Solved structure of RNA, 41 nucleotides shown.
Crystals were grown from: MPD, Sodium chloride, Sprimine 4HCl, Sodium cacodylate (pH 5.0).
Keywords: ribosome, decoding site, G418, RNA.
The model includes bound geneticin (GET).
It was solved by X-ray crystallography to 2.5 angstrom.
[PDB]
RNA sequence: UGCGUCGCUCCGGAAAAGUCGC
RNA sequence: UGCGUCGCUCCGGA
RNA sequence: GUCGC
Ligand code: GET
Numbered sequence: 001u002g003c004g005u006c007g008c009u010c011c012g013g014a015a016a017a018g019u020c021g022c
Numbered sequence: 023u024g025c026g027u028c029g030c031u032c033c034g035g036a
Numbered sequence: 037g038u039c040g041c
Stems, first nucleotide, its partner, number of pairs: 002041003006037001009036006018028001020026003
C1' cells in the first nucleotide's frame, strides 16, 4: 500500500489416455 | 502392475 | 509490472 484484472515467481490442491525416474 | 519427479489446465495462498 | 474502476 483504496477495490480490483491479467501476467511473472514460490507454495498447497485438483484434473480420462502425456514425460521422467525407481 | 506400486511410489516419486516433470509437462498441459484449473482453484487457492504468499 | 499490464489493464479496468
Ligand atoms: C496427470 O496425470 C493428472 N494427475 C491427470 O489428472 C491429468 O488428466 C493428466 O496429468 C493429463 O495429462 C493432464 C502419471 N505417471 C501419468 C498421468 N497422465 C499423470 C500423473 O500425474 C502421473 O503421475 C506421476 C507419478 O507417477 C505420480 N505418483 C504415482 C505423481 O507423482 C503423484 C504424479 O506424477